[PDB]
Context: bound to proteins that are not shown
RNA sequence: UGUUCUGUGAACAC
RNA sequence: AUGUUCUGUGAACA
Numbered sequence: 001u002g003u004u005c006u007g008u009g010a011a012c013a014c
Numbered sequence: 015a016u017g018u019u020c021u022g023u024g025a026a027c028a
Stems, first nucleotide, its partner, number of pairs: 001028005009020005
Other pairs, nucleotide, nucleotide, family: 006023cWW008021cWW014015tWW
C1' cells in the first nucleotide's frame, strides 16, 4: 500500500 | 419497533 474482518456510547424524529 | 444525526476501536492476510 492493497484485500477483508471487527468495535462504542449519546441524542433527535414518527 | 422503524429511521436520522453525532460519536467511538482494534485485528487478520500478502

Released in 2015, the model rests on X-ray crystallography data to a resolution of 2.5 angstrom. An RNA structure with a sequence from Homo sapiens, in which 28 nucleotides are resolved. The PDB entry is titled "Crystal structure of the RC3H2 ROQ domain in complex with stem-loop and double-stranded forms of RNA". The entry also contains Roquin-2, not shown here. Crystals were grown by vapor diffusion, hanging drop at pH 6.5.